An RNA structure (23S rRNA, nucleotides 536 to 1282) from Spinacia oleracea, in which 743 nucleotides are resolved. The PDB entry is titled "Structure of the large subunit of the chloro-ribosome". Method: cryo-electron microscopy, resolution 3.5 angstrom. The entry became public in 2017.

Context: one part of a larger RNA, bound to proteins that are not shown
C1' cells in the first nucleotide's frame, strides 16, 4: 500500500512519526 | 535546524559485449564472498634522469660466506668513408676524362625507469585432432577345450516287410520305421507392431501381443585374437555404458589469423569504416586521418584577377539514327515489233533539297562551380597618452589562430542514411555501387506524440535569475479560444493517380439582353419527293448517291422514336405575350467520387466549423544555445596573480593521483584506557578515498620521504563454497 498503470528511481513534498 | 516513511505531478523506453544500427524479442549472468587476465629472462631502438669525457664501460672471475669496498681491460661502443674487391683514403666508385653524377667531408658512452619489438606456453579461457608408451576380450565379436539345456502334443520320408505282377525289374495298397536346418507350444534366446514411460520404477524398461524352438540353438567354467589392430552371415557394426578407428600416461599450458573475458580516478587531444597488394578479401602490410615530439615555414577564412578543361544546357558542320512532302534519275509490268526509244500507272527503290527531331561510346560552340597560381587586407581584446566627446590612426603587451618534413607509436581497414550528378534493378526497393557535402557513427538538449542517419544546436559546473532559435500560444502540457483580409462545410483537415462534374469564391474571352435573350405556354414547321440506287418494302430516319431549288416568318432530301416500309409522332428554324439577363470558353484556389482488408476508433487523443488553410501586424512560451553571477581545469608561460581562449567525445594517445599485501627509516610514534571488520559525521576531497566516531571480542601497527609487486572484478554458457 486494496480504482490500481510501474526497469520502479528521480526532482517537487501532502500527511506523520523522530532525539527538539 | 537536520535524519525516516512516503499522497500527487512531471522526467525517465536494465548492465556488459557487440554492431551502419540494441531497452531490445541479439550475448551472457539465479544471488553472495572470494579465487581469475600484457607477467618475467635476455637482447635491439627511443625517451627521461643521473655518472664520466679530449673517451665511457667492464663481463667471466676472486673478495675472512651470500650482498659486497677493491680488484679483473679481456671485450664492447665513439672516433674513415668509397668499392664486389684488390685497393685507394679526405676521399673513392663509375670512366677517355676534375669531366657528371652515387656515398662520404664523423662522433659520444654507462646505468636506472618507462614504451615497443624479438625467442619463449608470451594476456587469460575453449577446440576436433597428431603421435610415443602402456591397460584393457567379465560387456560384446568369431574360435578352442570341457560340460549343461531344451515341457507337451502333430506329422510322418527313406529303408524293412507283406497281397501282386517282368529269365530281370521297374511301380499299387498295407504295415513297421523313424527322417526332417519339418510343424502348433512353454522354459530358453531374441526383437517386430501398439500403448505407457520420456526430469521414466529402468542411460532402451513394463503390459497386450510377436518370432525361432534339435539345430546355421542356447549357456555356465576356463582361456585366443588389440588400436591403423582384433573380430567381423557386411552394419563401419561390437572391441568393458566411449568408437569413420579405443582408454589412460606422457610431447602438451599443442596450434587456433576464431568466440567470449581485460578490474581504481580525474584531466587534455581524439580517428576510420578509402585506394592499394595479397590462396586475400567476416586478416595482414604501406599509404589516409589520431596522440606527443623537434626544426623550417608560412597560413586557414573571406575578396579579387588570370589558366587549361568539355560536363549542363544547346546545335545538327562529324558519326548513327529520323519522320513529310520535291526531284526525277534507273529498275519490273503492257505490249509495237526479233533495238533501243517517247512516254504512261494510285509502283518498288539510290544521291539530294525544304520543314523536322533524337544520341554515354556524335560534336561547329560552351557555362555556373570545382581546380591550379599569384595580392590584398586585417582577427579579438588591452593599457594607454592629448582631447570637447567621440571615433579611430600612436606606440607597448598579451590571446587566437595554418601548413611542409622528421622521431617515438597507435586504432580504422562491411559504415548508415538524407541532399545532389548518375550507373546495375523495373528512373522497384531502409537495395546496390562510385563522385562532392551534412548528422550519426563517436553528440547529449529542444521540435517532431513515440522514433541514430530531418530542423535549430553543441553539453566544464553551480543558479526554486534573464533573451531568443527551430517549433508554437482551446484542454490535456508553457504561453493570445490575440487582432484585421480572404478561402473551405469535407470531419477535408493524415495517405494514391488516370478520369468525371450546373459544388464553390474569381479571373481570362467572347456574343447576345426597345429591328427585347436564354425560361416556359404558345403557333407554325413545306412543294418538288417515295432524292437516285439496292432491298419484299427504303418513302428523312436498313444502306448508299446527287443532297438543291421553289415557297416564304420559317422547313435539314427531316433531330429522334416507330411502322414490312408508308404513315404517324417529334426536334431544328419562325412569331406572340410575360419580362431585360443570360449562352459560351480556358484556366486559379479549395473541396466531393473515383480511393477497399483481415484483433479494435490508429492520422496524438477531448474536440473544434474554426481550435482548418492561405495572407500580413503585433504580444508571449520556447534548449544544456546566449546572457548575468560565481567556482574549477587545460596552455600561453614560467610565477603571485591577472589577462585572454579553450574544457561533448568511441576506438585510441599523453598528463597527473589514490589505494592495498611487503621491505628501508624501526625490537619506530602509538597501543590491554585497548590493533581491524560496521557505522554518526552531505566532516574532507574533482575523484579513486582520507580523517575522526562506536561495540561483546582484543592483539599488533601508523604517518612523511621511498622501493617492489600473485596489486584494484558485476560480466569469460568462468570457478571453488553457502545459500
Nucleotide at each position: 500500500c486494496u480504482c490500481a498503470a510501474g526497469c520502479a528511481g528521480u526532482g517537487g513534498g501532502a500527511g506523520g512519526g523522530g532525539g527538539a | 535546524a537536520c535524519c525516516c516513511u512516503g499522497a500527487c505531478c512531471g522526467c525517465g523506453u536494465g548492465c556488459c559485449u557487440g554492431u551502419u544500427g540494441a531497452a531490445g524479442a541479439a550475448u551472457g549472468a539465479g544471488c553472495c564472498g572470494g579465487c581469475g587476465a600484457c607477467u618475467c629472462a635476455u637482447a635491439g631502438g627511443c625517451a627521461g634522469u643521473g655518472g664520466c669525457u679530449u673517451g665511457g664501460u667492464u663481463a667471466a672471475g676472486g673478495g675472512a660466506a651470500c650482498c659486497c669496498a677493491c680488484c679483473g681491460g679481456a671485450g664492447c661502443c665513439g672516433u674513415a668513408g668509397c668499392g664486389a674487391a684488390a685497393g685507394c683514403g679526405a676521399g673513392u666508385c663509375u670512366u677517355c676524362a676534375u669531366a657528371g653524377g652515387g656515398c662520404a667531408a664523423u662522433u659520444g658512452u654507462c646505468a636506472c625507469u618507462g614504451c615497443u619489438u624479438a625467442u619463449g606456453g608470451a594476456c587469460c579461457c575453449g577446440a576436433a585432432c597428431c603421435u610415443g608408451g602402456g591397460u584393457g576380450a567379465u560387456c560384446u565379436a568369431u574360435c578352442c577345450a570341457u560340460g549343461a539345456c531344451c515341457a507337451g502334443g502333430a506329422u510322418g520320408a527313406a529303408g524293412c516287410u507283406u497281397g501282386g505282377g517282368u529269365g530281370a525289374a521297374a511301380c499299387u495298397a498295407a504295415g513297421u520305421g523313424g527322417a526332417g536346418g519339418u510343424c502348433c507350444g512353454a522354459a530358453c534366446c531374441g526383437a517386430c507392431u501398439g500403448a505407457u514411460g520420456u526430469u521414466g520404477a529402468a542411460g532402451a524398461a513394463u503390459c497386450a501381443g510377436c518370432g525361432g524352438a534339435u539345430g546355421a540353438g542356447u549357456u555356465g567354467u576356463g582361456g585366443u585374437u588389440a588400436g591403423g589392430g582384433g573380430u567381423g552371415a557386411a552394419a563401419u557394426g561390437c572391441c568393458a555404458c566411449u568408437c569413420g578407428a579405443a582408454c589412460c600416461c606422457a610431447g602438451a599450458g599443442c596450434u587456433a589469423g576464431c568466440u567470449g573475458g581485460u578490474u581504481c580516478u580525474c584531466c587534455c587531444c581524439g580517428a576510420a569504416a578509402u585506394g592499394c597488394g595479397u590462396u586475400g578479401a567476416g586478416g595482414c602490410g604501406c599509404a589516409g586521418c589520431a596522440g606527443u615530439u623537434g626544426a623550417c615555414u608560412g597560413g586557414a577564412c573571406a575578396u579579387c584577377u588570370a589558366g587549361g578543361g568539355g560536363u549542363a544546357a544547346a546545335g545538327c558542320a562529324c558519326u548513327g539514327u529520323u519522320u513529310c512532302g520535291g526531284u526525277g534519275c534507273g529498275g519490273g509490268c503492257c505490249g509495237c515489233g526479233a533495238g533501243a526509244g517517247c512516254g504512261g500507272u494510285a509502283c518498288c527503290a539510290a544521291a539530294u533539297c525544304g520543314a523536322g527531331g533524337c544520341a554515354a561510346a556524335c560534336u561547329c560552340u560552351g557555362a555556373a562551380u570545382a581546380c591550379u597560381a599569384g595580392a590584398u587586407a586585417u582577427g579579438a581584446c588591452c593599457u594607454c597618452c592629448a582631447a570637447a566627446u567621440a571615433a579611430c590612426a600612436g606606440g607597448g603587451g598579451u590571446c587566437a589562430a595554418g601548413g611542409u618534413c622528421g622521431g617515438c607509436c597507435a586504432g580504422u581497414g562491411a559504415g548508415a542514411c538524407g541532399a545532389u550528378g548518375g550507373g546495375g534493378g523495373a528512373u522497384a526497393a531502409g537495395c546496390u555501387u562510385c563522385a562532392u557535402c551534412g548528422u550519426c557513427g563517436a553528440g547529449a538538449g529542444g521540435g517532431a506524440a513515440a522514433c541514430a542517419g530531418c530542423c535549430c544546436g553543441g553539453a566544464u559546473c553551480a543558479c526554486c535569475a534573464g533573451c531568443u532559435a527551430a517549433g508554437g500560444c482551446c484542454c490535456c502540457u508553457a504561453a493570445a479560444u490575440g487582432a484585421c483580409c480572404g478561402c473551405u462545410c469535407a470531419g477535408u483537415g493524415a495517405u494514391a493517380a488516370a478520369g468525371g462534374a450546373g459544388g464553390u469564391a474569381g479571373g481570362g474571352g467572347u456574343g447576345c439582353a426597345g429591328a427585347g435573350a436564354c425560361a416556359g405556354c404558345c403557333a407554325g414547321g413545306a412543294g418538288g419527293u417515295u432524292u437516285g440506287c439496292c432491298u419484299a418494302g427504303a418513302a428523312g430516319c436498313a444502306g448508299c448517291c446527287a443532297c438543291c431549288c421553289u415557297u416564304g416568318a420559317a422547313a435539314g432530301a427531316g433531330u429522334g422514336c416507330g411502322u414490312a416500309a408508308u404513315a404517324g409522332c417529334u426536334c431544328a428554324c419562325u412569331g406572340a405575350u410575360c419580362g431585360a439577363g443570360c449562352g459560351c470558353u480556358c484556366u486559379u484556389g479549395c473541396g466531393c467520387c473515383g480511393a477497399a482488408g483481415a484483433u479494435g476508433a490508429a492520422c496524438g487523443g477531448g474536440g473544434c466549423u474554426a481550435a482548418g488553410c492561405g495572407g500580413u501586424c503585433u504580444g508571449c512560451c520556447g534548449a544544456a544555445g546566449c546572457u548575468g553571477u560565481g567556482g574549477g581545469a587545460u596552455g600561453u608561460a614560467a610565477a603571485a596573480a591577472a589577462a585572454c581562449a579553450u574544457c561533448g567525445g568511441u576506438a585510441g594517445g599523453g598528463g597527473a593521483g589514490c589505494g592495498u599485501u611487503c621491505c628501508g627509516u624501526g625490537u619506530u610514534a602509538g597501543g590491554g584506557a585497548g590493533a581491524a571488520a560496521c557505522g554518526c559525521g552531505u566532516g574532507c576531497g574533482u575523484g579513486a578515498g582520507c580523517c575522526g566516531c562506536g561495540u561483546u571480542g582484543g592483539a599488533c601497527g601508523a604517518a612523511g620521504c621511498g622501493g617492489a609487486a600473485g596489486c584494484g572484478a558485476g560480466a569469460a554458457u568462468g570457478u571453488c563454497g553457502g545459500c
Source information
An Rfam search finds the family "Bacterial large subunit ribosomal RNA" in it. The literature on the family includes a 2001 paper in Science by Yusupov et al., "Crystal structure of the ribosome at 5.5 A resolution". The organism belongs to Spinacia, within Eukaryota.